Shown are 19 nucleotides from a PDB entry: RNA. Primary citation: Johnson and Donaldson, Nat.Struct.Mol.Biol. (2006), "RNA recognition by the Vts1p SAM domain". The PDB entry is titled "Structure of the Smaug Recognition RNA Element".
C1' cells in the first nucleotide's frame, strides 16, 4: 500500500491472514 476474512459503537478503528 492492495486484497480477502472477523469484530464493533457497523467508523475515517482494531485484530488477522496473505501478496
Nucleotide at each position: 500500500g492492495g486484497a480477502g476474512g472477523c469484530u464493533c459503537u457497523g467508523g475515517c478503528a482494531g485484530c488477522u491472514u496473505u501478496c